[PDB]
Context: bound to proteins that are not shown
C1' cells in the first nucleotide's frame, strides 16, 4: 500500500 | 462523516 475484520472518541 | 486504534491475508 490494497483487500478484508472489527474497536474506541466526536 | 470526522478522528485515532488493532489484527489477518496478499
Nucleotide at each position: 500500500g490494497g483487500c478484508g475484520c472489527g474497536c474506541g472518541c466526536c
Solved structure of RNA, 20 nucleotides shown. Crystallisation conditions: PEG 4000, ETHYLENE GLYCOL, KCL, NACL, MES, DTT, BETA-MERCAPTOETHANOL, pH 5.4, VAPOR DIFFUSION, HANGING DROP, temperature 298.0K. Primary citation: Ryter and Schultz, EMBO J. (1998), "Molecular basis of double-stranded RNA-protein interactions: structure of a dsRNA-binding domain complexed with dsRNA". The depositors describe the entry as "CRYSTAL STRUCTURE OF A DSRNA-BINDING DOMAIN COMPLEXED WITH DSRNA: MOLECULAR BASIS OF DOUBLE-STRANDED RNA-PROTEIN INTERACTIONS". Protein in the same entry: DOUBLE STRANDED RNA BINDING PROTEIN A.